[PDB]
RNA sequence: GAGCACCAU
DNA sequence: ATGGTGCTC
Numbered sequence: 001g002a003g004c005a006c007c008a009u
Numbered sequence: 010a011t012g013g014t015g016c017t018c
Stems, first nucleotide, its partner, number of pairs: 001018009
């Protein structure tokens, strides 16, 4: 810096 | 929707 997953509210 | 944890690049 980008991308993703999962989770929360 | 936006926020938070963990991942790879």

The PDB entry is titled "SOLUTION STRUCTURE OF A DNA.RNA HYBRID CONTAINING AN ALPHAT-ANOMERIC THYMIDINE AND POLARITY REVERSALS". An RNA, together with DNA: 18 nucleotides with solved positions. It was solved by solution-state NMR.